[PDB]
Context: bound to proteins that are not shown
RNA sequence: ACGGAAACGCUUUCUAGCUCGCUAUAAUUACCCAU
RNA sequence: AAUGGGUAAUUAUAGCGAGCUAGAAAGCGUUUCCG
Numbered sequence: 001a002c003g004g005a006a007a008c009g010c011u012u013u014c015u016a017g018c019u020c021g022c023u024a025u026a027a028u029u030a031c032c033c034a035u
Numbered sequence: 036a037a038u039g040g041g042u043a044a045u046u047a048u049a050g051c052g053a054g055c056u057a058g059a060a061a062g063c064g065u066u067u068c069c070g
Stems, first nucleotide, its partner, number of pairs: 004068004009063005015057005021051005027045009
């Protein structure tokens, strides 16, 4: 001879499920320029 | 006429841009020492 001493804020838990990078789109038009 | 050459445009346009579910749930809130 500490309102003290001992005491894990710890255990379990899928950021997971569904979702078309799709829709339309002739590599084409014009026909010249210079000596 | 012949000869030698190509030249000028457009290089993506219009959209969508995330949506709906879940948003925490079970347990333990004191036990022992003590009278």